[PDB]
Context: bound to proteins that are not shown
RNA sequence: CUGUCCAAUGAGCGCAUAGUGAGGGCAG
Numbered sequence: 001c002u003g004u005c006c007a008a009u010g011a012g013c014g015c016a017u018a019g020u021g022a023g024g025g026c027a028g
Base pairs, nucleotide, nucleotide: 001028002027003026004025005024006023012020013019
C1' cells in the first nucleotide's frame, strides 16, 4: 500500500510527567 475494527468524548508514549498529542489492532 488495500480491506476492516478502534481512536481528539484521546491513539500511542511514560521521571519533558501539573507531561506528551495521532495514530493503534487485526487481515490480505
Molecule: U4atac snRNA
Organism: Homo sapiens